[PDB]
Context: one part of a larger RNA, bound to proteins that are not shown
RNA sequence: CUCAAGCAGUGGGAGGGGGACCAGACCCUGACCGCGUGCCUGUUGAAGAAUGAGCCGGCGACUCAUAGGCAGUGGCUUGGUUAAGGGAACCCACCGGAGCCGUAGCGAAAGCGAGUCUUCAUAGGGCAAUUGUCACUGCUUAUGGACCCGAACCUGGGUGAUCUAUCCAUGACCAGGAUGAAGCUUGGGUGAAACUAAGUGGAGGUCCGAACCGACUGAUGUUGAAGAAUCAGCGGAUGAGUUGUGGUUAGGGGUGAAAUGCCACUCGAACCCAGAGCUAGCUGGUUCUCCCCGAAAUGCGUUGAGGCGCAGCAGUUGACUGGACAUCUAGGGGUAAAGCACUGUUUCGGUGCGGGCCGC
RNA sequence: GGUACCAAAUCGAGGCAAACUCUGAAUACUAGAUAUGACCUCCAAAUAACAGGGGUCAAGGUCGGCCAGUGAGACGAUGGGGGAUAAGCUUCAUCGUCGAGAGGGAAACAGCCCGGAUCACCAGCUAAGGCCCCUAAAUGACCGCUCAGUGAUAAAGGAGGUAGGGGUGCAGAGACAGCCAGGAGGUUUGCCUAGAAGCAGCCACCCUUGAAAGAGUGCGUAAUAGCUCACUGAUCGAGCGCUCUUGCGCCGAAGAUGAACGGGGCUAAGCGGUCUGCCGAAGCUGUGGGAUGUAAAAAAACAUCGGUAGGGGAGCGUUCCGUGUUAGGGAGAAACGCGUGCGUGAGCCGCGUUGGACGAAGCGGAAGCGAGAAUGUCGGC
Numbered sequence: 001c002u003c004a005a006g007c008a009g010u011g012g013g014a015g016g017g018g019g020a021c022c023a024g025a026c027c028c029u030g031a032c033c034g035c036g037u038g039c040c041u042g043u044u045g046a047a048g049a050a051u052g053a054g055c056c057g058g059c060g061a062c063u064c065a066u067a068g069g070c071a072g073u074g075g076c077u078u079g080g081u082u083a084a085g086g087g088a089a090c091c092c093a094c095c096g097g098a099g100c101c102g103u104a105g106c107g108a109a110a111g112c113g114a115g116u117c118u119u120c121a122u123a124g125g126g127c128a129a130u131u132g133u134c135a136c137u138g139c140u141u142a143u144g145g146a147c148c149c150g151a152a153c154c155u156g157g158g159u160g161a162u163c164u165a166u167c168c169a170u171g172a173c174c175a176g177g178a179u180g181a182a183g184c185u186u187g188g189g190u191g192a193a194a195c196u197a198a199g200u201g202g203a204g205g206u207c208c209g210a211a212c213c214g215a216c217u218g219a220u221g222u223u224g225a226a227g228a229a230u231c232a233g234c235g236g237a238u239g240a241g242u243u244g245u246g247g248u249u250a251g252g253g254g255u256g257a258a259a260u261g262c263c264a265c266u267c268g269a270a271c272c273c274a275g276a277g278c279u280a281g282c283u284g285g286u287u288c289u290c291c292c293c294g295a296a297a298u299g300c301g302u303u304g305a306g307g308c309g310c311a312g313c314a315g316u317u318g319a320c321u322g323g324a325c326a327u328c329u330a331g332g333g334g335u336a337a338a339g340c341a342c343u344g345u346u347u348c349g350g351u352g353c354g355g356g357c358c359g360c
Numbered sequence: 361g362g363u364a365c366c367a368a369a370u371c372g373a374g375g376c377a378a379a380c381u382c383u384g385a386a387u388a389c390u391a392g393a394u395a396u397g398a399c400c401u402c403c404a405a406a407u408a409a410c411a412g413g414g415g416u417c418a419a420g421g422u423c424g425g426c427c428a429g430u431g432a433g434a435c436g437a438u439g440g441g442g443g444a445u446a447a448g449c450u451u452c453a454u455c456g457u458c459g460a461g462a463g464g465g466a467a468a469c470a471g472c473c474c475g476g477a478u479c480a481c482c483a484g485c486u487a488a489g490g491c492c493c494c495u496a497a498a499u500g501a502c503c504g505c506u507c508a509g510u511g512a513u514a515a516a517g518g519a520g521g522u523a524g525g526g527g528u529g530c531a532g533a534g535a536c537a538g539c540c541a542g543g544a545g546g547u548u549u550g551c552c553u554a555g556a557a558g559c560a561g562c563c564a565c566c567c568u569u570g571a572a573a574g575a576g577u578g579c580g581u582a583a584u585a586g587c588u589c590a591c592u593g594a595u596c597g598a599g600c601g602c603u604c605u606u607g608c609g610c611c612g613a614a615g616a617u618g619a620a621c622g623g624g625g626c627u628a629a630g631c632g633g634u635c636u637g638c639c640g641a642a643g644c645u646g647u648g649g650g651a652u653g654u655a656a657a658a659a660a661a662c663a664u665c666g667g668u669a670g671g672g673g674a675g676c677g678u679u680c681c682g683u684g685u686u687a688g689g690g691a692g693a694a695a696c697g698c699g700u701g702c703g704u705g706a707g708c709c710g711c712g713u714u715g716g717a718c719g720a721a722g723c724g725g726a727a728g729c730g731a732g733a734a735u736g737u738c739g740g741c
Stems, first nucleotide, its partner, number of pairs: 009035004015029004039052001041050001054741006064144013079101003085095002105112002115127004147285002150282001154275006165249001167247007174239001176208003179204001183200006212236003216233005251267001253263003260269001288675006298311005312430002315426007326394006337383001338381002343377003347373005397417005433458007441450002463474003478649004483645003489639003492624003500635006511626001517611002521608005527602004538595001540593003544568002550562001574589001578587002650665005676730001678727006688718001695714001696712004701708002
C1' cells in the first nucleotide's frame, strides 16, 4: 500500500518519523505529476517473441623461452661486444676477444675495383661511390599446445563371449487329451502278381492346450512400479525344441536360417589407455579507470565466395611542401535535349517502272 | 493491245531509335590566374577612414617508418539497368543520414526535417515545428472557401453540389417556364412489301398554301386511325439559356478480435492568403570550472573536447621481493563492518562495544594480478 497499470527507478517531495556534531542542515519513509522500450553477445538493423545466464561466493583466458625488425632510455665510441667456460655455494670482483656487428662495391662467375656489369664504343643506361655498436623495457613477427573451452574422427598397444550371436562336451525338462500313415497279420482275387476289405500297429519339422520358450493387436504407463514393464487376448509347444553347468571364436576381427543385426544398457566398424592440450579458415568467451584522435562494408586476384593477401580509408612518428574554401578564364567531349543529313524503322497521299486483271 | 483493281523507285506531308547523328548544352573533369581567415596589442588621430607595424591562433596535401581493423552494408534523393516503370526486390554511378549519432518535431517508430551532446546553473534568445483541453505557447486579428466530421485512406467515370471566373446566345418592335389555338396539301417521289398517307425499312428531303406546319420528333397500330412534338398567335413583365473553366467538397470507396483516422472533441479548434506576438533542443548567448593542442615551467590567450571496430597517452589497485629484524602494533595488526571527508574515476583517507597478531607509507622491482556472462566451472542456498 487493498480504484489499481508497473525493467520498478529517476527529477520534483505532500504528510509523518529519526539522531552525542547540531538543525534554513542530514538520514529513513514516499500522497501525487512528468520522463524512462533489461544486460552482454552480435547484426544492414534486436526492449526485442535471436543467443547466454536459477541466485551467491570462489576458480577461470594473448602468457612463456629463443631468435628477426622498429621505437624509447642508457653505456662506449681511443670502434663496440664477449659466448661457452672459470669464478669465496649462487649472485658477484676479475679473467676469457674464439666469434659477431660496422669500415667497397659491381657481376651468374672468373675477375676488376671508386668504380664495375652490359657493349664495336664508356656512346648511353643499371647498380654503387659508404658506415656505429652492446644491452634493458615495450610494441610486433616466426617456431613450439602458443589467448582459453569444444569436436565427430585417425593410429598404436592392451582388456572383454557372466549379456548376446554361432558351435562343442556333459546333464535336465516338455501336464493332459485327440487324429490314426507305412508296415505286419487275417482274408478276397490271380496261373503267380498287381489290386482290394477288416483288424493290429501308433508314424508325424501332425491338431487342441498348461509349464517352458516367444512377443501379433490394443489399452495403461510415458519426470513410469519398470531406462521396454503391467493387464486382457495372441503364436510355437516331440522339435530346425527349450535350458543349466563348464568351455571355444576378439576388432583391417569374430559371429550372423543375412537385419548392417549382435559382440557387457555402447556397433556403418566395441571398450580402456597412450600419441594428444591431435586438428577446427567454424561457434562461444576474453576481467580496472580517465584523456585524445578515429574507420570500413569498395576494387583486383584466389580449389575462392561468411577466409586471406595487396590497394583504398585510421592511429602514431618523421621529412618535404602550400594549399584548401571562394571567384573568373581556358581546354577536349557527344549525355539530356534536339533532329532525320547517314544506318534502320514507319503512317497517308501522288507518279506509277513488271505485270496480275477482261486482255493484239 | 486498252482499262478500275496487283507492287519493284521517287516526290510531298508527317513520326520514332541504348547499341542512328547534319548539330549540341548545363554540370563534372583537367590546368592556370585573381583575392583581406580570425583575434589581440594600437603608427598617427586616440573622432572618422579601415590604416600600418608587431604578436598569437586556426586551417590543406605529397612522399615515407612503425603498426590496426575493415572487405555481410542499410533506407532516402537523383541518374538508369534487370523485374511487371511490382516489391521494405535486385545491381551500378553521384550525394545525405543511420551504421559509429544522443537531443527536439513526426501520437509510438535506426535511415525523413532541424541540429552534431567537454561539464555545471530552479538564467536568457532561437531553429525545424507548433499555440481549444489531455499537453508548453495568441478560444489572436483581417480578406475568402467548405457543411462533407471533408478535415485520415485510391483511379477512370459520373453531376442544375457549392463559391466564382471567361466566352456565347436571347429580351421591352414581350425573352425564359406555365395555360389556350393551329401543327396542312402535293411530285401518295422511287425503292422494299400481300399491305404503309411520315412512322419494319432503303435512297431522297425539292415544291404549294401561310402567322406557323417537317419527303415529320416520340407514343401506339402488322397496316388503319389516334395521341403528341418542333414552329407560330395571344396571355403574363425582368431577366433567361447554351458551352467551357478554377477552388473546396459529393458518389464510385466492401474484411475478417473492438471507435482504431493519438484521443477528447471542434462548423472553426478545418482549408488557402496576410500581419504581429509567444512556446519550443543537450543548437546559440550569458556566468563559472576541467581537459587536450599551440607548448617548451606557471600564468593568460586562441582553437578544440559525440563515437563502435580499432590506435596512442596518462594513471589506480591487488599479492610478493629490496630498503626491512622498517615505522606502528594485547593502550588491539591483518580482516570484517561503517562514513554529512577527498578525488575525473579506478580508489584514497579515516571511524569501530566486531576481531585477536601481525605489518604499511615512501623511492623501486616481479607477476598464477582486476570477471557479469563462455548451454563456463566447484561448493552452498
Molecule: 23S ribosomal RNA, nucleotides 536 to 1282
Organism: Spinacia oleracea